The RNA from Homo sapiens has 43 modelled nucleotides. Method: X-ray crystallography, resolution 2.78 A. The entry became public in 2015. Crystals were grown from: 100 mM ammonium acetate, 5 mM Mg sulfate, 50 mM MES pH 6.0, and 600 mM NaCl.

[PDB]
C1' cells in the first nucleotide's frame, strides 16, 4: 500500500416507496471514502 471483515463518522445515488398539480423533495434495503476492527498480503 491492498483485499477481507467490523463499526462509526462524512458523502453519492433514488429504481421502489412517501409527498406534491407539477417541478422537486424525503427515504437504502443500492453505493463510495476516511478511521477503527477480525484475518491475510507485496515489500
Nucleotide at each position: 500500500u491492498a483485499u477481507u471483515c467490523u463499526a462509526u463518522c462524512g458523502g453519492c445515488u433514488a429504481a421502489g416507496g412517501a409527498u406534491g398539480a407539477a417541478a422537486g423533495u424525503c427515504u437504502a434495503u443500492g453505493c463510495c471514502g476516511a478511521u477503527u476492527c477480525u484475518a491475510u498480503u507485496c515489500u